Annotation
This is an experimental structure of RNA (LSU rRNA chain 4, nucleotides 923 to 1461; LSU rRNA chain 5, nucleotides 1464 to 1827) from Euglena gracilis, with 807 nucleotides shown. It comes from the structure "Cryo-EM structure of the highly atypical cytoplasmic ribosome of Euglena gracilis". The entry has 78 different proteins, among them Ribosomal protein eS4, Ribosomal protein eL24 and Ribosomal protein uS14. Rfam match: Eukaryotic large subunit ribosomal RNA. For this family Rfam cites "The comparative RNA web (CRW) site: an online database of comparative sequence and structure information for ribosomal, intron, and other RNAs" (Cannone et al., BMC Bioinformatics, 2002). The reconstruction used 176,308 particles. The entry also models zinc ions.

[PDB]
Context: one part of a larger RNA, bound to proteins that are not shown
């Protein structure tokens, strides 16, 4: 007197002298359940192939 | 020429 | 050019087998629309989606009584019938695929920081421990071992006295080394261990130092204190595995609006944690429910 | 023209459930004190 | 109605 | 055979109780039902 | 969706089938709406003996219709 | 008489992401304990998560629940002054020489057995 | 009239702890203690006030209705999860959430024939707007080795704390 853990913090509980800059739910494989879009007994096919 | 390591093609 | 992925069929451990229905249509209850009559009473037909029930249905598996009956790609084989408190992640007019996006899950460093640890390879004997090689240092005193000299006594064996001599892991004590005590100083020091105009231990010895060399980490070395191995030791240090893991501690960055808990259930090597219900948010789907004309004129 | 065509931490009525408070010393505790009568 | 003790 | 007393026995009462006693039994509660137009 | 009525089906239940069958008389100011004055008004396979008789017709569950 | 009342924007069908899984307080409903701001439970409500008015102060008491303002009115509780609201009105009772000044709204901040010819009332036995 | 028992109200004793201290302080004594009654839509004096009740305005939320050109006309609205009009309800909140709404940072793709040496950006100081995140402007510094607004996409995208890291104090 703020932050925090706690049934309970102004606490004789923890961090905190001051300011600046940095500073912590990210990407990936697979998947789940919604939502959007396209197609439909189909759909996707950027392994690869044709161009320029 | 680069753009294009893109885009397009079934 | 596209294999193929997923889907179109499921069921059985497997051998394997594989969803009836010839005008159409599985049935029932509730039910969205709509039709035709009818009436502000109000009847019929349609019946989607969803939920529940059923199946005299069927596919596959498992039982029981049977295997009668039909048939032939004929090694005697293929199905077939009737019954069940039967099972399936089954079918009953295929609810699929792909891309994007949101919230999440699990593996990954995995929201950020954080162990004491474990491992692999190296480095160190300049401090310090010990062994070897070479080499150095050790005042001044006290004391007085053996050996020796003179000498007194004694029958002898032995023995008394005065000297000499200079031993000892002997004593005091200097250098030096060590480190008791003051539990002194200092304790933001002179100093990450020193310091006193102190006090102490040893100081010819198992004493001492130096130069060279040797012993290396689960190893060395140790008159053993787990001591010592570069201010590091009940396992040195150095780089890497490694951003080790942490059910634990700490932090987790803008605003407004709205909704809004739990400390309870069960199971757990469980009692600081989890999973599981419950409470808490959101997205919905099928329906239901849902006031409001100043008059005048017009419709 | 009709909702409450599956509602309720409420009451009323009908019906059932219970054994607590209170009650008892009658069964059990051979609980507990005392006196009396055949 | 059972005894003890006491009495008839 | 009969008394008297003590205890015995039995019956009927009186004093006081029960979480693991009980013939009754509330208050508060719980289940169900209360109809189509 | 209340309640009542008629009928169906079943391998379940029952002695409870024939039968979803055959036969059948009489009495009647009866029945309903309206009313304590019951008047009045309408007539619908009417009311009662009786949901009859034929040896006399088990239930349950599930449905089909009607009101 | 559509056959109990009252209420009711509701019933059905689902999917789904989280936090929580230390609790605590109050009450003749209690149990252990001499007891405890002790330990463990029951119903309900609170605290946690909750500010506001009062209790001087106080996470849990009493009132009441919280958008920003204006007016009025109140709850609990209050009016000597501090401090808004009467040193109100009407009957009593009490006077306490201490270091607990008599006493002074719940929780709550203590009081007992016992005693008094202080005082105020009332019942009752006796003449 | 006197004498006994008693029973209630207040008071006194019982009533002892260590810093000086606490009906909260003062103090109060026919109280400012205590027990009652009373303040009545009425009262010479029954008044006070909570974020509670009532009425009103605004904000936001959740709804209802008519609409969202086929309208009496203008004004407005005119982006169908928008907007417009009326009415009604409801506003606490930790953990948590929102397919509720926004502010803000770096850069790609686009738009603003955007701004800039007639002075960018930074910073500093005043002013205005906003519930707020924040936005706009004036002055000064400064001088470009420039910047911004809108849509959308890709994120190393917001600090007061972590005995946080680095620097300067």
């Nucleotide at each position: 007197c703020c932050g925090u853990c706690u049934c309970g913090a102004a606490a004789c509980a923890c961090g905190g002298a001051c300011c600046a800059a940095g500073g912590a739910g990210u990407c990936u494989a697979a998947g789940g359940a919604g939502c959007u879009u396209g197609c439909c007994a189909g759909u996707c096919g950027g392994a690869u192939g044709g161009c320029u | 020429u680069c753009c294009a390591a893109a885009a397009c093609c079934u | 050019u596209g294999a193929g992925g997923c889907g179109u069929g499921g069921u059985g451990a497997a051998g394997g087998c594989a969803a009836c229905u010839a005008u159409c249509c599985u049935u029932c209850c509730a039910g969205a629309u709509g039709g035709g009559g009818c009436u502000a009473g109000u009847c019929u037909c349609u019946g989607c989606a969803u939920g529940g029930a059923a199946c005299g249905a069927c596919c596959g598996g498992a039982c029981c009584c049977g295997a009668a009956g039909u048939c032939c790609a004929g090694u005697g084989g293929a199905c077939a019938g009737g019954g069940u408190u039967u099972c399936g992640a089954g079918u009953g007019c295929u609810u699929g695929c792909a891309a994007g996006g949101u919230c999440c899950u699990u593996g990954g460093g995995a929201c950020c920081c954080g162990a004491a640890a474990g491992g692999u390879g190296g480095u160190g004997a300049a401090c310090u421990a010990u062994a070897c090689c070479g080499u150095u240092c050790u005042a001044c005193g006290g004391u007085g071992a053996a050996g020796c000299c003179a000498u007194g006594g004694g029958a002898a064996a032995c023995u008394g006295u005065g000297g000499u001599g200079g031993a000892a892991g002997c004593c005091g004590g200097u250098c030096g080394c060590u480190g008791u005590u003051c539990u002194g100083a200092c304790g933001u020091g002179c100093a990450a261990a020193u310091u006193g105009u102190g006090u102490a231990g040893c100081c010819u010895g198992a004493g001492u130092g130096c130069g060279g060399c040797a012993u290396a980490g689960g190893g060395g070395u140790g008159a053993a204190a787990g001591g010592c191995c570069a201010a590091u030791c009940g396992a040195g240090c150095c780089a890497c595995c490694u951003a080790g893991u942490a059910g634990c501690u700490g932090g987790u960055u803008c605003c407004c609006u709205u909704c809004g808990a739990a400390g309870u259930u069960u199971c757990c090597c469980u009692c600081a944690g989890g999973a599981u219900a419950g409470c808490u948010g959101g997205g919905a789907u099928c329906c239901a429910a849902u006031g409001a004309u100043g008059c005048a004129a017009a419709g | 023209u009709g909702u409450g065509a599956c509602u309720g931490g409420u009451u009323g009525c009908a019906u059932c459930c219970g054994g607590u408070a209170a009650a008892g010393c009658a069964a059990c505790g051979c609980a507990u004190g005392a006196g009396a009568g055949g | 109605c059972u005894g003890g003790g006491g009495a008839g | 055979c009969u008394c008297c007393u003590c205890a015995a026995c039995c019956u009927a009462u009186c004093c006081u109780c029960g979480a693991a006693c009980u013939g009754u039994g509330a208050a508060u509660g719980g289940g169900u039902g209360c109809g189509g137009a | 969706c209340a309640g009542g009525c008629a009928u169906g089906c079943u391998u379940c239940u029952u002695u409870g089938c024939c039968a979803c069958g055959a036969c059948a008389g009489g009495a009647g100011g009866c029945u309903g709406u309206g009313u304590a004055a019951c008047a009045g008004c309408a007539g619908u396979u009417c009311u009662c003996c009786c949901c009859g008789u034929c040896u006399u017709c088990u239930g349950a569950g599930c449905a089909u219709g009607u009101u | 008489u559509u056959g109990a009342a009252c209420a009711a924007u509701g019933g059905a069908u689902c999917c789904u992401a989280c936090g929580u899984g230390g609790a605590c307080c109050a009450u003749g409903a209690c149990u252990g304990g001499u007891a405890a701001g002790c330990a463990g439970u029951g119903c309900u409500g609170g605290u946690g998560a909750u500010g506001c008015g009062g209790g001087g102060u106080g996470c849990u008491c009493c009132g009441a629940g919280a958008g920003c303002a204006g007016a009025c009115u109140u709850a609990c509780a209050g009016a000597u002054c501090c401090c808004g609201a009467g040193u109100g009105c009407u009957g009593g009772c009490u006077c306490a020489u201490a270091c607990u000044c008599a006493g002074a709204u719940c929780c709550c901040a203590c009081a007992a057995a016992g005693g008094a010819u202080g005082u105020u009332g009332c019942u009752u036995a006796c003449u | 009239a006197g004498u006994g028992c008693g029973c209630a109200g207040c008071u006194c004793c019982g009533a002892a702890a260590a810093u000086g201290g606490a009906u909260g302080g003062u103090g109060c004594c026919c109280a400012a203690g205590u027990c009652a009654g009373u303040g009545u839509g009425u009262c010479u004096c029954c008044c006070u006030u909570a974020c509670a009740g009532u009425c009103u305005g605004c904000c936001a939320u959740c709804g209802a209705u008519g609409u969202g050109g086929c309208a009496g006309c203008c004004a407005a609205g005119g982006c169908a999860g928008a907007g417009c009009a009326u009415c009604g309800u409801u506003g606490u909140g930790u953990a948590g959430a929102a397919a509720g709404g926004g502010c803000a940072u770096g850069g790609a793709c686009a738009a603003c024939a955007g701004c800039u040496g007639a002075u960018c950006g930074u910073g500093u100081u005043g002013g205005g707007a906003u519930u707020g995140a924040u936005c706009c402007c004036g002055g000064c510094u400064u001088g470009a080795g420039g910047c911004g607004u809108u849509g959308c996409c890709c994120a190393g995208a917001g600090c007061a704390g972590a005995u946080c890291u680095u620097g300067g104090u």